[PDB]
Context: one part of a larger RNA, bound to proteins that are not shown
């Protein structure tokens, strides 16, 4: 055992159990709805790619510059580095150093300027402290 | 004084060098290991059953001047036969998760030789060795293993693992040994500034040269009329007189055609200014991407063949990323709509509203008779239904029916004979109630019938052309048919009005989330009110778990750590965190805060289990 399937959902409905109750659970006949994941793709259920299943191993780091941002500190300052000194896993010194407080030029140079020019025309880059 | 140029620490994002997200080649070089299997050569040794054919060359006969040479007998020669062993591998079956990673059966090449074979040697990787196929060198040789550079490179395929909240791309355009890759720009998203500037609309003010249209320009064109040069045909060269339906310039009418023609020229754009426009508008300034294979579809071009689910652009729109809803029988891009969460509440869109199928077998007016609808064209054709023009009609027309269609009738030419009716044909004429030397069927020319034309009957409309509407032919493909089905015909079909319901996740009510305004100033994590909340690449922002440090010489813990196995209870948007029981039997590790080997379901992924 007259039934048709991404296999689940959504309503009813039996039947089983649990609870004073009212609800809740387990299964499903019958109704409607219903094109598995993942890749990859203009597009995939796709008869395009993976993967029998289940467990464990799997794949945006760190190091050292940088360059935003963000939490601090100190501020015209800011900061240590190797190292030396001390440590029942204690932190101290250490100023070479480096960034930063001026730019302009290939340079020489000048400097709140420089540069190109014969120019005291122009123009390039540059200075011009917040209550 | 607060602040702040800068600086140092921390921290995150993003770059720069490093294997730098991870897996993975074909290779290349470096140094070794290989000739126990191949192939050649080297030394030493070994095998080849028995048959066949019968070279040379010996002896003898002959022959000669001596000879060559010929007969025989004898020999017993050879990459010479047959055909085992032995070596092979020809054709043809089987054998294919085989007995076998080359094998087996029947068949078949050689088999005294460039023969096959034991054992000892030797030459190797750009190297040997090669009766040469780039063979073979330890079961893949156009460059051998094996270790090492090395995490070689891979602009290329794959694969990239907890939750939620908000925005939200791209598939252009420049360059490019560049084209499936990239830089810079376009588009997205923070963060700070700025704050009416912003799409979109209105009124102006100008700039253009398309649609359409036009012939003035450059062309192109039919046909008339005028006319150089001409092609002709004449009394020839006086070279110059005419006619002429062919071509013919310019020029003119009459009539067109054109992306690269324009005497004109809309609608449209397009940019300023001066308004409206508080928007997930808009300018700046900086961090972070993606994205640089588009697709259908409407418009409007090219290209193609006034093909393509073609190409290429240009406006818009979708799908992409809305494979989410409703409809379209199904169905990314047609039509309806822009899904935060719940409701066994309403009101609608598109299409629907006999039955499957939720609303009218609703209502009036018509059309169709074809199952049109459920068809695909030039063409066709007394299908039907409206709406118009003409024509002949009661001095009687259109169907037929009733009376006729005589004349010399040889019509010539035709022509054995065509006296309408085989033919080419001057196709004569009297006629006219009417009648053509005659439409036909005739026919050894003829004799008969009947047909345009008047005439009579009964009697009253008829013919013919044009639009419209629905239709009918035309209408032949391939597994079983069907408009989605069923079934429909005064319709369940089309057409033209009306009024009703049904119908999505659109909209509204009700509850509720987050977010973002704007109050209430409670200063958050509280009540309000208003909007916003589909999403892929992607930018942001909040968390939840996993290990380990401080916390802990601390707290929990056999009156049961960690783990495991159940929960139809609690908190949570949500990963998750409680809590209760079985199971374990000895460890665990709050609040707060630190650092990471931190989360798998897919890599033909590694391991092991089933």
């Nucleotide at each position: 055992a007259c039934a048709a399937g991404c296999a689940g959902u959504c309503a009813c409905g039996g039947c089983c159990c649990c609870g004073c109750a009212a609800g809740g659970g387990g299964u499903u006949g019958u109704g409607g709805c219903g094109u598995g994941c993942c890749u990859a793709u203009u597009g995939a259920a796709g008869c395009a790619u993976g993967a029998g299943c289940c467990g464990g191993c799997g794949a945006c780091u760190c190091a050292c510059g940088g360059u935003c941002g963000u939490g601090g500190g100190c501020g015209a300052g800011c900061u240590u580095a190797a190292g030396c000194c001390g440590u029942u896993g204690a932190g101290g010194c250490g100023g070479a150093g480096g960034c930063g407080u001026a730019g302009g030029g290939a340079a020489a140079c000048c400097g709140a300027g420089u540069c190109c020019g014969a120019a005291c025309a122009g123009g390039g880059c540059g200075c011009a402290a917040g209550c | 004084g607060c602040a702040a140029a800068g600086u140092c620490c921390g921290c995150g994002g993003c770059c720069g060098u490093g294997g730098a997200c991870c897996c993975g080649a074909a290779a290349c070089c470096g140094g070794g290991c290989g000739a126990g299997c191949u192939a050649g050569c080297c030394c030493u040794g070994g095998c080849c059953a028995g048959g066949g054919u019968g070279a040379a060359g010996c002896u003898g006969g002959g022959g000669u001047g001596a000879g060559a040479c010929c007969c025989a007998g004898u020999g017993g020669a050879g990459g010479c036969c047959c055909g085992a062993a032995c070596c092979g591998g020809u054709g043809g079956g089987g054998g294919a998760u085989g007995c076998a990673a080359a094998c087996c059966c029947c068949u078949c090449g050689g088999a005294u030789g460039a023969g096959c074979u034991g054992g000892g040697g030797c030459u190797a990787g750009g190297a040997g060795u090669g009766a040469a196929a780039a063979g073979c060198u330890a079961a893949c040789c156009g460059a051998g293993c094996c270790c090492g550079g090395a995490g070689a490179u891979a602009g290329c395929u794959g694969g990239u693992u907890c939750u939620c909240c908000c925005c939200g791309a791209a598939a252009u355009g420049a360059c490019u040994u560049u084209a499936g890759g990239g830089u810079c720009a376009g588009c997205c998203u923070c963060a700070g500034g700025c704050g009416c500037u912003g799409a979109c609309u209105g009124g102006g003010g100008c700039c253009u040269g398309u649609a359409g249209a036009g012939c003035a320009c450059u062309g192109a064109u039919a046909g008339g009329g005028c006319u150089a040069g001409g092609g002709g045909g004449c009394c020839c060269a006086c070279c110059a007189g005419c006619c002429u339906a062919c071509c013919a310039a310019a020029c003119c009418c009459u009539g067109u055609c054109a992306a690269a023609c324009u005497c004109c020229g809309a609608a449209g754009g397009g940019u300023c200014c001066c308004a409206g426009g508080u928007g997930g508008a808009g300018c700046c300034u900086g961090g972070g991407a993606g994205u640089g294979a588009g697709g259908g579809c409407g418009c409007g071009a090219g290209c193609g063949a006034u093909a393509a689910c073609g190409u290429c652009c240009g406006c818009g729109u979708c799908c992409g990323a809305g494979c989410g809803c409703g409809g379209g029988a199904a169905c990314a891009a047609c039509c309806g709509a822009g899904a935060c969460c719940g409701c066994c509440a309403g009101c609608u869109a598109a299409g629907g509203c006999c039955c499957c199928c939720a609303a009218g077998u609703c209502u009036g007016g018509g059309c169709u008779a074809a199952g049109u609808g459920g068809u695909a064209a030039a063409g066709g054709a007394u299908g039907u239904g409206g709406c118009g023009c003409c024509g002949c009609g009661a001095a009687g027309a259109c169907a037929g029916c009733c009376a006729g269609g005589a004349g010399g009738u040889u019509g010539g030419c035709u022509u054995a004979g065509a006296a309408g009716c085989a033919g080419c044909c001057a196709u004569c004429c009297u006629u006219u109630a009417a009648a053509g030397a005659g439409u036909g069927c005739g026919u050894a020319a003829u004799a008969g019938c009947u047909c345009a034309c008047u005439g009579g009957u009964c009697g009253a409309g008829u013919g013919g052309c044009g639009c419209c509407g629905c239709g009918c032919c035309g209408a032949a493909a391939a597994u079983g048919a069907u408009c989605g089905g069923g079934g429909c015909u005064u319709a369940a079909g089309c057409c033209c009005a009306g009024c009703g319901c049904c119908g999505a996740a659109g909209c509204u009510g009700c509850g509720g989330g987050u977010c973002u305004g704007g109050g209430g100033g409670a200063u958050g994590a509280c009540c309000c009110c208003a909007g916003g909340c589909g999403g892929u690449a992607g930018g942001g922002g909040a968390g939840c778990g996993u290990u380990c440090c401080c916390g802990a010489u601390g707290c929990c813990g056999a009156u049961g750590a960690a783990g495991g196995c159940c929960g139809a209870c609690c908190c949570g948007c949500g990963a998750g965190g409680g809590c209760g029981g079985c199971u374990g039997g000895a460890g665990g590790u709050a609040a707060g805060g630190g650092a990471a080997g931190u989360g798998c379901g897919a890599a033909u992924g590694c391991c092991g289990g089933c």
Shown are 741 nucleotides from a PDB entry: RNA (23S rRNA, nucleotides 526 to 1261) from Thermus thermophilus. Ions in the entry include magnesium and zinc. The entry has 49 different proteins, among them 30S ribosomal protein S10, 50S ribosomal protein L9 and 50S ribosomal protein L33. Method: X-ray crystallography, resolution 2.94 angstroms. The entry became public in 2014. Primary citation: Maehigashi et al., Proc.Natl.Acad.Sci.USA (2014), "Structural insights into +1 frameshifting promoted by expanded or modification-deficient anticodon stem loops". It holds a match to the Rfam family "Bacterial large subunit ribosomal RNA". On this family, see Yusupov et al., Science 2001: "Crystal structure of the ribosome at 5.5 A resolution". Entry title: Crystal Structure of tRNA Proline (CGG) Bound to Codon CCC-U on the Ribosome. Crystals were grown from: 4% PEG 20k, 4% PEG550 MME, 0.1M TRIS-ACETATE, 0.2M KSCN, 10mM MgCl2, pH 7.0, vapor diffusion, temperature 293K.